This is an experimental structure of RNA, together with DNA, with 338 nucleotides shown.
Entry title: RNA polymerase II elongation complex stalled at SHL(-5) of the nucleosome.
It was solved by electron microscopy to 7 angstrom.
Keywords: nucleosome, chromatin, RNA polymerase, TRANSCRIPTION, TRANSCRIPTION-RNA-DNA complex.
The reconstruction used 91,888 particles.
Among the 16 different proteins in the entry, which are not shown, are RNA polymerase II subunit B12.5, RNA polymerase II subunit and RNA polymerase subunit ABC10-alpha.

[PDB]
Context: bound to proteins that are not shown
RNA sequence: UGGGUGGUGGC
DNA sequence: ATCAGAATCCCGGTGCCGAGGCCGCTCAATTGGTCGTAGACAGCTCTAGCACCGCTTAAACGCACGTACGCGCTGTCCCCCGCGTTTTAACCGCCAAGGGGATTACACCCAAGACACCAGGCACGAGACAGAAAAAAACAACGAAAACGGCCACCACCCAAACACACC
DNA sequence: GGTGTGTTTGGG
DNA sequence: TTTTCGTTGTTTTTTTCTGTCTCGTGCCTGGTGTCTTGGGTGTAATCCCCTTGGCGGTTAAAACGCGGGGGACAGCGCGTACGTGCGTTTAAGCGGTGCTAGAGCTGTCTACGACCAATTGAGCGGCCTCGGCACCGGGATTCTGAT
Repeated sequence: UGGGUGGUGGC
RNA backbone atom coordinates (compact mmCIF):
# COMPACT_ATOMS: atom_id res chain seq x y z
C1' U A 1 0.00 0.00 0.00
C1' G A 2 0.00 3.46 -5.61
C1' G A 3 -0.70 7.62 -8.77
C1' G A 4 -3.54 10.46 -11.99
C1' U A 5 -8.05 11.86 -14.13
C1' G A 6 -13.56 11.93 -13.96
C1' G A 7 -18.59 11.36 -12.08
C1' U A 8 -22.31 11.65 -8.44
C1' G A 9 -24.02 12.72 -3.24
C1' G A 10 -23.64 15.04 2.05
C1' C A 11 -23.60 19.97 5.06
C1' DA B 1 -7.83 67.47 -125.48
C1' DT B 2 -10.37 71.61 -128.52
C1' DC B 3 -11.52 75.66 -130.02
C1' DA B 4 -13.89 80.61 -129.19
C1' DG B 5 -13.10 84.22 -127.22
C1' DA B 6 -12.21 87.91 -123.79
C1' DA B 7 -8.06 89.49 -120.78
C1' DT B 8 -3.77 90.87 -120.81
C1' DC B 9 0.90 91.67 -122.46
C1' DC B 10 3.62 94.20 -125.78
C1' DC B 11 5.01 97.34 -129.50
C1' DG B 12 5.26 101.77 -131.84
C1' DG B 13 4.01 106.99 -130.78
C1' DT B 14 4.06 111.49 -127.99
C1' DG B 15 4.57 115.26 -125.50
C1' DC B 16 5.60 117.05 -121.30
C1' DC B 17 7.43 117.64 -117.03
C1' DG B 18 10.34 116.47 -113.13
C1' DA B 19 15.56 115.23 -113.01
C1' DG B 20 19.43 116.79 -113.53
C1' DG B 21 23.01 120.09 -115.31
C1' DC B 22 24.40 124.67 -114.43
C1' DC B 23 25.17 129.61 -112.16
C1' DG B 24 25.85 132.78 -107.83
C1' DC B 25 26.85 132.96 -103.58
C1' DT B 26 27.73 132.14 -97.78
C1' DC B 27 28.26 130.00 -93.72
C1' DA B 28 29.65 125.94 -91.76
C1' DA B 29 33.47 122.90 -91.79
C1' DT B 30 38.48 123.66 -91.74
C1' DT B 31 43.00 124.64 -89.48
C1' DG B 32 45.47 125.46 -85.82
C1' DG B 33 46.82 126.60 -81.19
C1' DT B 34 45.79 126.34 -76.18
C1' DC B 35 44.08 124.30 -72.10
C1' DG B 36 42.20 120.12 -68.68
C1' DT B 37 40.71 116.11 -67.49
C1' DA B 38 39.29 111.37 -68.37
C1' DG B 39 40.83 107.13 -69.11
C1' DA B 40 44.46 103.49 -69.98
C1' DC B 41 46.88 101.30 -67.39
C1' DA B 42 49.61 98.95 -63.39
C1' DG B 43 49.19 96.87 -59.22
C1' DC B 44 46.26 94.76 -55.08
C1' DT B 45 43.01 91.97 -52.80
C1' DC B 46 39.85 89.23 -51.99
C1' DT B 47 34.95 87.09 -54.03
C1' DA B 48 32.79 84.17 -56.62
C1' DG B 49 33.07 80.52 -60.03
C1' DC B 50 34.69 76.57 -60.86
C1' DA B 51 35.68 71.51 -60.40
C1' DC B 52 34.88 67.64 -57.69
C1' DC B 53 32.74 64.33 -54.31
C1' DG B 54 28.74 61.25 -51.39
C1' DC B 55 24.62 60.23 -50.83
C1' DT B 56 20.37 60.39 -51.54
C1' DT B 57 15.83 60.74 -53.40
C1' DA B 58 12.56 62.48 -56.08
C1' DA B 59 11.87 62.51 -60.66
C1' DA B 60 12.19 60.65 -65.73
C1' DC B 61 11.21 55.88 -68.69
C1' DG B 62 9.22 51.93 -71.81
C1' DC B 63 5.65 49.92 -72.51
C1' DA B 64 1.03 47.73 -71.81
C1' DC B 65 -3.18 49.13 -72.36
C1' DG B 66 -7.53 51.31 -73.22
C1' DT B 67 -9.91 55.11 -75.72
C1' DA B 68 -11.21 59.23 -77.77
C1' DC B 69 -10.42 62.82 -80.66
C1' DG B 70 -8.52 63.38 -85.69
C1' DC B 71 -9.66 62.73 -89.85
C1' DG B 72 -11.85 60.92 -94.08
C1' DC B 73 -16.31 60.54 -96.39
C1' DT B 74 -20.84 61.89 -97.45
C1' DG B 75 -24.72 64.90 -97.52
C1' DT B 76 -26.81 69.49 -96.98
C1' DC B 77 -28.15 74.47 -97.71
C1' DC B 78 -27.90 79.20 -98.80
C1' DC B 79 -24.06 82.99 -99.16
C1' DC B 80 -21.34 85.22 -101.69
C1' DC B 81 -19.21 86.01 -106.40
C1' DG B 82 -20.17 87.62 -110.19
C1' DC B 83 -22.78 90.31 -113.71
C1' DG B 84 -26.65 93.78 -115.63
C1' DT B 85 -28.47 97.93 -114.39
C1' DT B 86 -29.41 102.62 -112.16
C1' DT B 87 -27.96 106.13 -109.23
C1' DT B 88 -24.40 109.30 -107.44
C1' DA B 89 -20.55 111.64 -105.55
C1' DA B 90 -15.16 112.15 -105.83
C1' DC B 91 -12.66 114.59 -108.51
C1' DC B 92 -10.88 118.59 -111.55
C1' DG B 93 -10.62 123.26 -112.10
C1' DC B 94 -11.33 127.61 -110.82
C1' DC B 95 -11.39 131.38 -107.59
C1' DA B 96 -11.10 133.96 -103.18
C1' DA B 97 -10.27 135.31 -98.22
C1' DG B 98 -8.31 135.14 -94.41
C1' DG B 99 -5.80 133.47 -90.56
C1' DG B 100 -1.97 131.34 -88.41
C1' DG B 101 2.92 130.17 -88.54
C1' DA B 102 7.45 132.08 -89.46
C1' DT B 103 10.24 136.05 -88.68
C1' DT B 104 12.51 139.59 -86.36
C1' DA B 105 13.22 142.08 -82.26
C1' DC B 106 14.20 142.90 -77.73
C1' DA B 107 13.61 142.03 -72.19
C1' DC B 108 14.68 139.78 -68.46
C1' DC B 109 15.27 135.82 -65.40
C1' DC B 110 16.67 131.75 -64.05
C1' DA B 111 19.53 127.77 -64.27
C1' DA B 112 24.77 127.03 -64.24
C1' DG B 113 28.34 127.30 -61.49
C1' DA B 114 30.92 128.05 -57.33
C1' DC B 115 31.05 127.43 -52.67
C1' DA B 116 29.63 126.79 -47.18
C1' DC B 117 27.59 123.71 -44.89
C1' DC B 118 24.50 120.24 -42.15
C1' DA B 119 21.16 115.77 -41.86
C1' DG B 120 19.61 111.86 -45.29
C1' DG B 121 20.05 107.82 -45.81
C1' DC B 122 22.56 103.81 -45.90
C1' DA B 123 25.44 99.98 -44.42
C1' DC B 124 25.46 97.56 -40.46
C1' DG B 125 24.19 95.48 -35.94
C1' DA B 126 20.64 93.96 -33.23
C1' DG B 127 16.51 92.15 -32.46
C1' DA B 128 12.12 91.44 -33.95
C1' DC B 129 9.00 87.68 -35.26
C1' DA B 130 5.98 84.68 -37.13
C1' DG B 131 5.95 80.17 -39.32
C1' DA B 132 7.45 75.55 -39.71
C1' DA B 133 9.38 71.41 -38.04
C1' DA B 134 10.53 68.19 -34.59
C1' DA B 135 9.53 67.07 -28.66
C1' DA B 136 7.06 65.72 -25.40
C1' DA B 137 2.53 64.68 -23.86
C1' DA B 138 -2.67 62.70 -24.47
C1' DC B 139 -4.36 59.68 -26.85
C1' DA B 140 -6.99 55.18 -26.50
C1' DA B 141 -6.94 50.48 -27.31
C1' DC B 142 -6.34 46.39 -27.10
C1' DG B 143 -3.82 43.21 -25.80
C1' DA B 144 -2.13 40.13 -22.41
C1' DA B 145 -3.03 37.65 -17.00
C1' DA B 146 -6.55 36.02 -12.15
C1' DA B 147 -9.91 34.32 -10.41
C1' DC B 148 -14.35 33.01 -10.67
C1' DG B 149 -16.80 29.81 -1.87
C1' DG B 150 -15.39 25.99 1.56
C1' DC B 151 -14.82 20.65 3.22
C1' DC B 152 -15.96 15.60 2.92
C1' DA B 153 -17.85 10.99 1.32
C1' DC B 154 -18.58 7.19 -2.22
C1' DC B 155 -17.26 5.23 -6.97
C1' DA B 156 -14.55 3.83 -11.68
C1' DC B 157 -10.75 3.46 -14.80
C1' DC B 158 -5.88 5.09 -17.70
C1' DC B 159 -1.05 3.92 -25.25
C1' DA B 160 -0.57 2.81 -30.35
C1' DA B 161 2.35 2.53 -34.56
C1' DA B 162 6.58 1.85 -36.86
C1' DC B 163 11.15 0.22 -37.24
C1' DA B 164 14.85 -2.74 -36.16
C1' DC B 165 16.83 -6.90 -34.61
C1' DA B 166 16.87 -11.70 -33.78
C1' DC B 167 15.50 -16.29 -34.58
C1' DC B 168 13.79 -19.95 -37.30
C1' DG C 1 14.88 -14.15 -46.18
C1' DG C 2 10.74 -13.52 -43.71
C1' DT C 3 8.08 -13.01 -39.67
C1' DG C 4 7.37 -11.80 -35.01
C1' DT C 5 8.34 -9.35 -30.92
C1' DG C 6 10.07 -5.59 -28.37
C1' DT C 7 11.34 -0.94 -27.74
C1' DT C 8 11.14 3.83 -28.68
C1' DT C 9 8.99 7.90 -30.24
C1' DG C 10 5.16 10.74 -31.22
C1' DG C 11 -1.00 13.00 -34.85
C1' DG C 12 -4.87 14.42 -39.21
C1' DT D 1 -17.15 34.93 -18.34
C1' DT D 2 -15.36 39.41 -16.17
C1' DT D 3 -11.31 41.73 -15.63
C1' DT D 4 -6.90 46.04 -14.66
C1' DC D 5 -1.57 47.31 -15.87
C1' DG D 6 1.79 47.02 -19.96
C1' DT D 7 2.98 48.01 -24.87
C1' DT D 8 1.98 50.37 -29.64
C1' DG D 9 -0.22 53.79 -32.77
C1' DT D 10 -2.56 58.87 -33.38
C1' DT D 11 -2.55 63.20 -32.88
C1' DT D 12 -2.30 67.52 -31.06
C1' DT D 13 0.58 70.22 -28.57
C1' DT D 14 4.22 73.18 -27.66
C1' DT D 15 8.75 74.90 -27.99
C1' DT D 16 12.72 76.23 -30.47
C1' DC D 17 15.11 77.77 -34.42
C1' DT D 18 15.46 79.78 -38.57
C1' DG D 19 14.92 82.98 -41.94
C1' DT D 20 13.36 87.19 -43.20
C1' DC D 21 11.41 91.64 -41.73
C1' DT D 22 11.85 96.26 -38.72
C1' DC D 23 14.44 99.59 -36.53
C1' DG D 24 18.70 102.31 -34.03
C1' DT D 25 23.42 104.41 -35.08
C1' DG D 26 27.35 106.80 -37.10
C1' DC D 27 28.94 108.87 -40.63
C1' DC D 28 29.07 111.11 -44.25
C1' DT D 29 28.57 113.07 -48.97
C1' DG D 30 25.21 114.70 -51.35
C1' DG D 31 21.22 117.77 -51.13
C1' DT D 32 20.53 122.35 -49.63
C1' DG D 33 21.28 127.89 -49.30
C1' DT D 34 23.10 131.75 -51.65
C1' DC D 35 25.13 135.02 -55.48
C1' DT D 36 25.31 136.38 -60.40
C1' DT D 37 25.39 136.46 -65.64
C1' DG D 38 24.24 135.55 -69.83
C1' DG D 39 21.56 133.51 -72.86
C1' DG D 40 17.22 131.56 -73.87
C1' DT D 41 12.98 132.05 -73.37
C1' DG D 42 8.61 135.43 -73.32
C1' DT D 43 6.16 138.42 -76.00
C1' DA D 44 4.87 141.19 -79.84
C1' DA D 45 4.18 142.85 -84.51
C1' DT D 46 4.10 141.88 -89.25
C1' DC D 47 4.08 138.89 -93.81
C1' DC D 48 2.67 136.16 -96.47
C1' DC D 49 1.94 131.67 -97.43
C1' DC D 50 -1.27 127.86 -97.16
C1' DT D 51 -5.85 126.18 -95.86
C1' DT D 52 -10.63 126.04 -96.50
C1' DG D 53 -14.52 126.39 -99.17
C1' DG D 54 -18.18 127.24 -102.88
C1' DC D 55 -19.64 126.01 -107.34
C1' DG D 56 -20.20 123.38 -112.04
C1' DG D 57 -19.56 119.37 -114.64
C1' DT D 58 -18.45 114.99 -115.11
C1' DT D 59 -17.70 109.60 -115.38
C1' DA D 60 -16.39 106.17 -112.71
C1' DA D 61 -17.51 104.17 -108.40
C1' DA D 62 -20.80 102.25 -105.83
C1' DA D 63 -25.59 100.33 -104.69
C1' DC D 64 -28.64 97.30 -105.85
C1' DG D 65 -31.06 93.18 -108.19
C1' DC D 66 -30.23 88.21 -108.73
C1' DG D 67 -29.00 83.16 -109.38
C1' DG D 68 -26.40 79.44 -108.75
C1' DG D 69 -22.99 76.92 -107.23
C1' DG D 70 -19.71 75.84 -104.61
C1' DG D 71 -17.89 76.25 -99.86
C1' DA D 72 -19.18 75.82 -94.76
C1' DC D 73 -21.28 72.78 -91.68
C1' DA D 74 -23.16 68.22 -89.57
C1' DG D 75 -22.78 63.77 -88.80
C1' DC D 76 -20.48 59.64 -88.37
C1' DG D 77 -17.26 55.76 -88.73
C1' DC D 78 -13.23 54.36 -86.90
C1' DG D 79 -9.23 53.59 -85.51
C1' DT D 80 -5.22 54.56 -84.65
C1' DA D 81 -2.77 58.16 -81.83
C1' DC D 82 -1.85 58.92 -77.07
C1' DG D 83 -3.20 59.47 -71.70
C1' DT D 84 -2.32 56.64 -67.41
C1' DG D 85 0.11 53.55 -64.36
C1' DC D 86 4.02 51.07 -62.62
C1' DG D 87 7.71 49.25 -61.56
C1' DT D 88 11.68 50.47 -63.58
C1' DT D 89 15.29 53.38 -64.08
C1' DT D 90 17.71 58.14 -64.22
C1' DA D 91 20.19 61.79 -62.36
C1' DA D 92 19.26 66.55 -59.74
C1' DG D 93 20.43 68.47 -56.31
C1' DC D 94 21.96 69.54 -51.76
C1' DG D 95 25.68 69.86 -48.81
C1' DG D 96 30.93 69.99 -48.16
C1' DT D 97 36.41 71.22 -49.87
C1' DG D 98 39.51 73.69 -51.73
C1' DC D 99 41.48 76.86 -55.84
C1' DT D 100 42.44 81.21 -57.96
C1' DA D 101 40.72 83.91 -62.66
C1' DG D 102 39.47 87.94 -62.47
C1' DA D 103 36.23 91.65 -60.84
C1' DG D 104 36.90 95.58 -58.93
C1' DC D 105 39.30 99.54 -56.36
C1' DT D 106 43.16 103.06 -56.38
C1' DG D 107 46.38 106.20 -58.38
C1' DT D 108 48.56 108.66 -62.52
C1' DC D 109 49.57 110.73 -66.28
C1' DT D 110 49.16 112.09 -70.47
C1' DA D 111 47.28 112.06 -74.36
C1' DC D 112 43.26 113.31 -76.75
C1' DG D 113 39.07 116.39 -76.77
C1' DA D 114 36.52 121.31 -75.81
C1' DC D 115 37.00 125.38 -77.47
C1' DC D 116 38.84 130.12 -79.94
C1' DA D 117 39.41 132.58 -84.28
C1' DA D 118 39.96 133.11 -89.35
C1' DT D 119 38.42 131.15 -93.67
C1' DT D 120 36.68 129.13 -98.17
C1' DG D 121 34.86 126.36 -101.06
C1' DA D 122 31.42 123.13 -101.46
C1' DG D 123 26.04 123.33 -100.86
C1' DC D 124 22.35 125.31 -101.54
C1' DG D 125 18.54 128.59 -103.82
C1' DG D 126 17.28 129.30 -108.37
C1' DC D 127 16.78 128.38 -113.45
C1' DC D 128 16.56 125.71 -117.92
C1' DT D 129 16.14 121.37 -121.52
C1' DC D 130 15.33 117.13 -122.29
C1' DG D 131 14.18 112.40 -122.89
C1' DG D 132 11.72 108.74 -119.73
C1' DC D 133 7.85 107.59 -119.14
C1' DA D 134 2.17 107.56 -118.77
C1' DC D 135 -0.64 106.88 -121.76
C1' DC D 136 -3.25 105.95 -126.98
C1' DG D 137 -4.25 102.57 -130.33
C1' DG D 138 -3.06 97.83 -132.50
C1' DG D 139 -1.84 93.23 -132.67
C1' DA D 140 -0.77 88.99 -130.48
C1' DT D 141 -0.74 86.21 -127.05
C1' DT D 142 -2.37 83.60 -123.10
C1' DC D 143 -5.33 82.04 -120.16
C1' DT D 144 -9.94 79.69 -119.09
C1' DG D 145 -14.51 77.77 -120.00
C1' DA D 146 -18.19 75.32 -123.32
C1' DT D 147 -17.46 71.60 -125.79